[PDB]
Context: bound to proteins that are not shown
RNA sequence: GUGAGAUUGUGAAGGGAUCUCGCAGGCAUCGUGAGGGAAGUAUGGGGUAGUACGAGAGGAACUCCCAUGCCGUGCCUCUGGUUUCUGGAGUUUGUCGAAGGGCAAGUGCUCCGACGCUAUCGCACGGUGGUUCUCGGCUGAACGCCUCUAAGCCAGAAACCAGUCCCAAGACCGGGUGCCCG
Numbered sequence: 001g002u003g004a005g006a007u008u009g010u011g012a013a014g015g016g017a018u019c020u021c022g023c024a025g026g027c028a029u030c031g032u033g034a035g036g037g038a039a040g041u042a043u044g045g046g047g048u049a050g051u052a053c054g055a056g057a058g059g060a061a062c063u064c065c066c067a068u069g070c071c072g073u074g075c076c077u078c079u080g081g082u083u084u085c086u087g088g089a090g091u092u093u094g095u096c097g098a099a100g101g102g103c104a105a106g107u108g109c110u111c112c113g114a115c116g117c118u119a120u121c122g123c124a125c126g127g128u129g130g131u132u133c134u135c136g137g138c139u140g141a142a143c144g145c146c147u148c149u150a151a152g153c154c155a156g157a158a159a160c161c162a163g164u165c166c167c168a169a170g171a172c173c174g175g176g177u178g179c180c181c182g
Stems, first nucleotide, its partner, number of pairs: 004020005025180006035167003040070007053058001071126004079119004087112005092105005128162004136154003
Other pairs, nucleotide, nucleotide, family: 001002tWS003021tWS004021tHS007018cWS009014cWW009015cWW011012cHS024025tWS024182tHS027179cWW031174cWW033168tWS038164cWW040069cWW043068cWW048061tHS048062tHS049061tHH050059tWS051060tWH052059tHS054056tHS054057tHS073125cWW075122cWW076078tHS076118tHH076119tHH080117cWW083113tWS083114tWH119121tSS132156tHS132157tWH133156tWS134156tHS135155cWW138148tHS139149tWH139151tWS140150tWS141147tWH142146tWH143145tHS143146tHS149151cWH169173tWS
């Protein structure tokens, strides 16, 4: 500063709750990412080249290029594997006069078995920015010389920070929309 009206409320000459009150909400929908998290990794081939290098003995290296690992992370076309599909089929024992066809056999018992699951025993997939590390530098005064160095500055590592990815923004992030409200 300080509403009303309804709703609503009760145990004491009445208060108040509740709602709704000069601009309420519902619903729904669609969204942003703070901020968090955060992953790939190394060795192999090809090749260089038997080149460099080396006198020889010997004997290297990058791009580049193909691969592969392990790791990660997906996956099931395939294949494998898995079977209470009590699926089929098969078989024994017993069990039902009786074949059929069932039964029991604590899933009787084999072979077959999709599907589903699933296996590195199957299949797939693994982003580029920054800032720097050392370090080298460049320039470069101090200090008439000089120095990467002070000033200045370039460049910079499997490091870090981000992109990407995984959460969804303050229990309290907010935008955008649909429709009902008030």
About this RNA:
SHORT RRNA-III OF THE LARGE RIBOSOMAL SUBUNIT from Trypanosoma brucei: 182 nucleotides with solved positions. The work is reported in "High-Resolution Cryo-Electron Microscopy Structure of the Trypanosoma Brucei Ribosome" (Hashem et al., Nature, 2013). It holds a match to the Rfam family "Eukaryotic large subunit ribosomal RNA". Entry title: High-resolution cryo-electron microscopy structure of the Trypanosoma brucei ribosome. Among the 76 different proteins in the entry, which are not shown, are 40S RIBOSOMAL PROTEIN S8, 60S RIBOSOMAL PROTEIN L18A and RIBOSOMAL PROTEIN L15. The sample was in a buffer at pH 7.2.